[PDB]
RNA sequence: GUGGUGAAGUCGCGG
RNA sequence: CGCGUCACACCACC
Numbered sequence: 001g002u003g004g005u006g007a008a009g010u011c012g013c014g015g
Numbered sequence: 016c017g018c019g020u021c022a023c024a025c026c027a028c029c
Stems, first nucleotide, its partner, number of pairs: 001028006009021001011019004
C1' cells in the first nucleotide's frame, strides 16, 4: 500500500 | 442512530 474491522479517535451530512 | 471524511489501530493480502 490493497481489503476487512473498530462506544468511550475526528469532522462533515441525513432522519 | 445512520451515511460519509481524515487518522490511527487490530488483522489478512500484495